[PDB]
RNA sequence: GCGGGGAUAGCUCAGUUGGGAGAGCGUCAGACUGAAGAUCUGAAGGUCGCGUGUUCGAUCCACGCUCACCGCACCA
Repeated sequence: GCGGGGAUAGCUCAGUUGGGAGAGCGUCAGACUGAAGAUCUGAAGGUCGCGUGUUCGAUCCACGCUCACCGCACCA
């Protein structure tokens, strides 16, 4: 110098064929049991990295940036 994949709840990961983004852990509460533990449910928790463009609509598609990651190449 040229490419490639990634950024999503406090944490760890999905996500579609483009019309409210979900799973587990974490916290609170409730349920079950005569009681505890296990078990079940419901809450709260996301700027889907940022800015544009297509679309009527974008986490999703196209790009340019901010990070971190992996490759290719080599006479100032």